The RNA (selenocysteine tRNA) with a sequence from Thermoanaerobacter tengcongensis MB4 has 92 modelled nucleotides. Protein in the same entry: L-seryl-tRNA(Sec) selenium transferase. It was solved by X-ray crystallography to 7.5 angstrom. Crystallisation conditions: 35% ethylene glycol, 95mM NaNO3, 20mM Tris-HCl, 0.2M NaCl, 10mM MgCl2, 3mM 2-mercaptoethanol, pH 7.5, VAPOR DIFFUSION, SITTING DROP, temperature 293K. The 2013 paper behind the entry is "Decameric SelA-tRNA(Sec) ring structure reveals mechanism of bacterial selenocysteine formation".
RNA sequence: GGGAGUAGAUAGGCGCUGGUGUGCCUCCUAGACUUCAAAUCUACGGUCUCGCUAUUUAAGCGAGAGGUGGGUUCGAUUCCCACAUACUCCCG
Numbered sequence: 001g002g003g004a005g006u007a008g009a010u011a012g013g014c015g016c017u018g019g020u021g022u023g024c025c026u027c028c029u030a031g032a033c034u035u036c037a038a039a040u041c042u043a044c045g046g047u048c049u050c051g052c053u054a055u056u057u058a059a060g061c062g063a064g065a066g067g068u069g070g071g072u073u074c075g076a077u078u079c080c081c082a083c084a085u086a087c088u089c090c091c092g
Stems, first nucleotide, its partner, number of pairs: 001091007011026006019074001027046002029043004047065007067083005
C1' cells in the first nucleotide's frame, strides 16, 4: 500500500437490550447506620458544548453529541447503510 475480520457513549473498565436504554465492577461522591470499627446498604447523580434563567456567585435547567451522516420504524443505544478512525490477520 490493497483485502478482510474486530469496533465505537453522554464520568471510567466489562456485558446486554427495537420499549425512549440497562446489569456487573470501578471511580468520584454522597447519604444511612452501627457503643467502635468493619461490613453493609443506597443513588430517575455525574462529560462536553452551547444556550437559558437567576445572575456577584450560586443554583437550576434545557438541547444535542452513543465517531459523522442517513434510513427503517409508533419508538434506534440496539437494526442497516455510507464515510471516517482504532486494533488484528492475508496478499504485492
The organism belongs to Caldanaerobacter subterraneus subsp. tengcongensis, within Bacteria. The depositors describe the entry as "Crystal structure of the selenocysteine synthase SelA and tRNASec complex". It holds a match to the Rfam family "Selenocysteine transfer RNA". Clan: tRNA clan. Rfam links the family to the GO term triplet codon-amino acid adaptor activity. Sample source: The tRNASec from Thermoanaerobacter tengcongensis MB4 was prepared by in vitro transcription with T7 RNA polymerase.